Entry title: Crystal structure of SCV PTE G18A mutant RNA in complex with Fab BL3-6. An RNA structure with a sequence from Saguaro cactus virus, in which 90 nucleotides are resolved. The structure was determined by X-ray diffraction at 3.17 A resolution and released in 2024.
RNA sequence: GGUUGCUCGACUGUGAGAGGACCUACCCACUGUGGAAACACCACAGGAACUUCCAACCUUCGGGUGGCGAGGUAGGGCAGAAGAGUGACC
Numbered sequence: 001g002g003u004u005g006c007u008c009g010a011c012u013g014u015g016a017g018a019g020g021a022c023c024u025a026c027c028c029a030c031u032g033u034g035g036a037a038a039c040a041c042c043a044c045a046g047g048a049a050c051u052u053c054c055a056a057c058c059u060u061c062g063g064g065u066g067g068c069g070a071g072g073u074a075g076g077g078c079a080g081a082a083g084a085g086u087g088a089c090c
Stems, first nucleotide, its partner, number of pairs: 001090001003088006011080004017050001020068001022076003026072002028069001030046006053067002056065003
């Protein structure tokens, strides 16, 4: 120099039906019940359906558990990775 493993990685991604479910905190929201409550404040349960997914946990690998506000704002997760290396091998 190829090739390929190993590590530090600027930064971009999180893709919505012929296919998007990662986490957390604030704010900001949408809907119903309840709070001595027509609105406001509060707690709670919920974001049409059928589907798609597992970023999550568990597994005997058969499958199971749990999970949706497509709102912002941040910290992370997971995926890439330009660049750094760094080996093995040719």
Crystals were grown from: 0.2 M lithium sulfate monohydrate, 0.1 M tris pH 8.6, 20% w/v PEG 3350.
Primary citation: Ojha et al., Proc.Natl.Acad.Sci.USA (2024), "Structure of saguaro cactus virus 3' translational enhancer mimics 5' cap for eIF4E binding".
The entry is indexed under Viral RNA, Fab, translation, 3'CITE, RNA, RNA-IMMUNE SYSTEM complex.